RNA sequence: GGACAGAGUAGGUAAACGUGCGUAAAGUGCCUGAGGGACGGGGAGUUGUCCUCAGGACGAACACCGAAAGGUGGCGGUACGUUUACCGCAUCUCGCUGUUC
Ligand code: FFO
Numbered sequence: 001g002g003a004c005a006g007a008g009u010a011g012g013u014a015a016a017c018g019u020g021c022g023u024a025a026a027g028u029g030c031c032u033g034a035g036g037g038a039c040g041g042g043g044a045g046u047u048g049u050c051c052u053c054a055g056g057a058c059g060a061a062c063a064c065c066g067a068a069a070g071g072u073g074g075c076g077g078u079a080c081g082u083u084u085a086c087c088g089c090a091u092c093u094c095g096c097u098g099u100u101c
Stems, first nucleotide, its partner, number of pairs: 011087010021076003030056008038047001041094004062073004
Other pairs, nucleotide, nucleotide, family: 010088cWW011037cSS022025cSS026060tWH026076tWS027059tWW027076tSS029057cWW029077tHS038088tSS039046cWW040089cWW061074tSS066068tHS066069tHS
C1' cells in the first nucleotide's frame, strides 16, 4: 500500500456546562423496614459501598421590587441531562472463547 473484520459498556467520586424544582419546605442528610446495582462471564466467599420505594425522628436564608401572581440575586448536605477527570475490582470453584505446547 489494496480487501475482509471489529467498534452499543456496568459501579463509585468530583468538577465544568445546560435545564429545572423548593424557599407557601418539598427535596437532601439521619434512623428503621423492603427491593435492587457494584466487588468484569456461572457459583461460593467477601466488601459494607451506591440507588429506589415505604414508615419515623430532627433541621432550614432569604433580601430587594410588587397588592399578589411574578421578577432578579442568593440560599438548599436540592432533581436530571451532557462532558471531562479520578478511583475500585486478581482468592477459591465452573465451564466458555482465544493464545500458548
Ligand atoms: N435535613 C433534615 N431533614 N434534617 C436535618 O437536620 C438536616 N440537616 C442537614 C441538611 N439537611 C437536613 C444534614 N445534616 C453537617 C452535619 C449534619 C448535617 C449537615 C451538615 C456538617 O457537619 N457540616 C459541616 C460542619 C461545618 C461546621 O463545622 O460548622 C462539615 O461537615 O464540615 C441539618 O443540618
The RNA (Riboswitch) with a sequence from Eubacterium siraeum V10Sc8a has 101 modelled nucleotides. It was solved by X-ray diffraction to 2.65 angstrom. Rfam match: THF (Tetrahydrofolate) riboswitch aptamer. Rfam describes the family as follows. Tetrahydrofolate (THF) riboswitch was first reported for Ames et al. as an RNA motif in 5' untranslated (5'-UTR)regions of folate transport and biosynthesis genes in Firmicutes genomes. The literature on the family includes a 2010 paper in Chem Biol by Ames et al., "A eubacterial riboswitch class that senses the coenzyme tetrahydrofolate". Its family is annotated with tetrahydrofolate metabolic process in the Gene Ontology. The work is reported in "Long-range pseudoknot interactions dictate the regulatory response in the tetrahydrofolate riboswitch" (Huang et al., Proc.Natl.Acad.Sci.USA, 2011).